This is an experimental structure of RNA from Comamonas testosteroni KF-1, with 740 nucleotides shown. Released in 2025, the model rests on electron microscopy data to a resolution of 2.67 angstrom.
């Protein structure tokens, strides 16, 4: 002490949830929902290859026209968008509900995904915690239960103190459910009665936050507008759903974009470093008599909103630096109607009842006013568009679901020391520790005075490096070398668990390409590998074989007398084997001093 | 400053330590054996060693191979999940931050009497609570 | 009683 995320072992099967079917309990006018039991699942519940197998959708309607029409072209219905004009309504306005005509957009169908509310039970609190039941002498497990949100409160817990936590009751509050009935409505909505509801996931993304019921933009928060204006806190707009329904993969020939090619020390703006590898290259044309930029001037073209399309751009607000997202603003293509009229036009940039003019913008050029050294181009990559090829498919199609191997940041469960507190127990030998603002001495310190708690008669006070137990504790890369934990957890036998090759291949280094490539990782190919020869001697099984004590050589393996290495002297041992946290010793940095 | 003692105790005689700082050789430890690994004092060369006392050793990332995601591009590029996680290898920064309390102790008045309370400090302990992490 | 508002390093 960061919401989790350390090892190890099963493992997409299991336990637990959810969803239907059946029986039952409480309440309650009934429903909806709460609670037990059985029983079943295309549910939570996955990744990669390999192969055969079940099921299986769809184009808002009516027509023309197409080789075939969900697809080209018309009519019509529905749904939304920005206007206009009424009202059966709500409101101080704004704004909202309804109706009328016009215009703009949309496969409105089907899979599959995403998203929005209410519970639900998943990570973390609460939680060393409260209640019954069990099992224990105990300290304390193991099962069930029980919080709308929010204030106040203090039983119980956690620390040495400061403090922290508080479903333990009690006392204020009357809310959400895109949940159930039952009235009043044409809707917006507006009452009566029920039913459930701790907090987090406001975790950018590995791990939960899931299955389920409803909804498709109905949500919190964050901007721009409009009305009041002392705020008669009330609206509008955007955040606020995608993807696929036949085409898809490679291969050539073209078009026209995009990405990189840092920094450093110099500088007539030239040159030099800039790799583990002096092991190759980074050209060349303009330019301080001026390269890109920031503003005048010259013309020219010049306005079009609602809707709907661009591989289209953007300051500024953050203690400051990065990439992102919303709002907002700008550019470019196509583009309407409702409704007015001096019937030309506004709706639709400004100012005209039209002629008329003005201004935003969209270009290229000497040139004028700051600034300053790059631009072209070269070299390595990326897609997109268009023309042709060769496969796989385009209704038995997508989309669920079935079989086998493997495999692991869903799931389930194992062990773990040091350190701190509690329990119960064998011991040992002496018979006190507090406090105090009370005191003094005392160079000063030391030292020591009183006073109360409790004083053992068979027990209060110090220590076993006490003996065995419960709780809390353990999960966060980068100096080398050890000890713990620990010969633990776990896991394997002559099919092999596990370890090594100074052996071959392939990826595979720090300015840009381009080549060799070390540690590391994948594969081939080779070995070791479960104490030998001694079954030498005692037991146990039971009568032997066998299991277990000892043990001649010790091949061996380390540790010490400590040194690099042949190997000299002692000793322990015979299968392989983590992880979190603790403890040293050795190298660095940083402050006293005075030698 | 730390070490040594005589000094109850320090109050005090005195003194030391690698010496404002160290290379090459003589004399040594392991060892059966090739020969190999360190330490006192010499001809001296030189700039702070620290005797101890201490106080501390974490981070910001970058690259490759395996295994994944989120965000932005028409894609290549860009920025993120603890350096995303294992496994290696690398480039630089440091060798270190606060509040609450507390063994404590320092210079003061004051609960009528002071370590006993509180002003103001020099601190230590304690993941008691927070740090910032690009970044401070 | 802050600048139009911010999400992760």
């Nucleotide at each position: 002490g960061g919401g989790c995320g350390a090892c190890c072992g099963u493992g997409a099967a299991a336990c637990g949830g959810c969803g239907c079917u059946g029986g039952g309990c409480a309440g309650g006018a009934a429903a909806u929902g709460g609670c037990c039991c059985a029983g079943u699942g295309a549910c939570c519940u996955g990744g990669u290859c390999a192969a055969u197998g079940g099921u299986g959708a769809a184009a808002g309607u009516c027509g023309g026209u197409g080789a075939a029409a969900g697809a080209c072209c018309g009519a019509c219905c529905g749904g939304u968008g920005g206007g206009g004009c009424g009202u059966a309504u709500c409101g101080a306005a704004a704004g909202a509900g309804c109706g009328c005509a016009a215009c703009a957009c949309c496969u409105g169908c089907c899979g599959c995904a995403c998203a929005g509310g209410a519970u639900g039970g998943c990570u973390u609190c609460u939680g060393a915690g409260g209640u019954a039941c069990c099992g224990g002498u105990g300290a304390c497990g193991g099962u069930a239960c029980a919080g709308a949100a929010c204030g106040c409160g203090g039983a119980g817990g956690g620390g040495a103190a400061a403090c922290c936590u508080g479903g333990a009751a009690g006392c204020g509050a009357g809310g959400g459910c895109a949940c159930c009935u039952c009235g009043g409505g044409a809707a917006a909505c507006c009452g009566g009665g029920g039913g459930u509801c701790g907090a987090u996931g406001c975790a950018u993304a590995g791990c939960u936050c899931a299955a389920a019921c409803c909804u498709g933009u109905a949500a919190c928060g964050g901007c721009a507008c409009c009305a009041g204006u002392g705020g008669a806190g009330g609206g509008u707009g955007c955040u606020g759903u995608g993807c696929g329904g036949a085409g898809c993969a490679a291969c050539g020939u073209g078009g026209a974009g995009c990405c990189a090619c840092a920094g450093g020390c110099a500088u007539g703006a030239a040159g030099c470093c800039g790799u583990g590898g002096u092991u190759c290259g980074u050209a060349g044309u303009c330019g301080a008599u001026g390269a890109g930029a920031c503003a005048a001037g010259c013309g020219g073209u010049g306005a079009g909103u609602a809707a709907g399309g661009g591989a289209a751009g953007g300051g500024c607000u953050g203690c400051g630096a990065a990439c992102a997202u919303c709002g907002c603003c700008u550019c470019c293509c196509c583009g309407a109607a409702a409704u007015c009229c001096a019937a030309g036009g506004a709706a639709a940039g400004c100012c005209g009842a039209a002629a008329g003019g003005c201004u935003a913008g969209c270009c290229g050029c000497u040139u004028u006013g700051u600034u300053g050294a790059g631009a072209c181009a070269g070299u390595g990559g990326c897609g997109c568009c268009a023309c042709g090829u060769u496969g796989c498919g385009c209704a038995u199609u997508a989309g669920c679901c079935g079989u086998g191997a493997c495999c692991u940041a869903a799931a389930c469960g194992g062990g773990g020391a040091a350190c701190c507190u509690c329990u119960u127990g064998g011991c040992c030998g002496u018979a006190c520790c507090g406090a105090c603002u009370c005191g003094g001495g005392u160079g000063g310190c030391a030292c020591c005075g009183g006073u109360c708690g409790g004083g053992c008669u068979c027990g209060a006070u110090g220590g076993c490096u006490c003996a065995a137990g419960a709780g809390g504790g353990g999960g966060a890369g980068a100096u080398g070398u050890g000890a713990u934990g620990a010969u633990u957890a776990g896991g394997g036998u002559u099919u092999g668990a596990c370890c090594c090759g100074u052996g071959a291949u392939g990826c595979g280094a720090u300015a840009c390409g381009a080549c060799c490539g070390a540690a590391g990782c994948a594969u081939c190919c080779g070995g070791g590998g479960a104490g030998c020869u001694g079954u030498c001697u005692g037991a146990c099984g039971a009568a032997g074989a066998g299991u277990c004590g000892g043990c001649a050589g010790c091949a061996g393996u380390g540790g010490g007398u400590u040194u690099g290495g042949c190997g000299a002297c002692c000793c322990g041992c015979u299968c392989c084997g983590a992880a979190a946290g603790u403890c040293g010793c050795a190298a660095g940095c940083g402050u006293u001093u005075g030698c | 400053c730390c070490g040594g003692g005589g000094c109850g105790c320090c109050a005090c005689c005195c003194c030391g330590g690698a010496a404002g700082u160290g290379a090459u050789g003589c004399g040594a430890g392991u060892c059966g054996c090739c020969a190999a690994c360190u330490c006192g004092c010499a001809u001296c060369a030189c700039a702070a060693g620290c005797a101890a006392a201490c106080g501390c050793u974490g981070u910001a990332g970058c690259c490759g191979c395996g295994u994944g995601c989120c965000u932005c591009u028409a894609a290549u590029a860009g920025g993120g999940c603890u350096g995303g996680c294992g496994c290696g290898g690398u480039u630089g920064c440091g060798a270190a931050g606060g509040g609450c309390g507390c063994u404590g102790g320092u210079g003061a008045g004051u609960g009528c009497a002071a370590c006993u309370c509180u002003c103001a400090c020099c601190u230590u302990c304690g993941a008691c609570c927070c740090a910032a992490u690009c970044c401070a | 009683a802050u600048u139009g508002a911010a999400g992760u390093u």
The sample was in a buffer at pH 7.5. Entry title: Comamonas testosteroni KF-1 circularly permuted group II intron 2S state.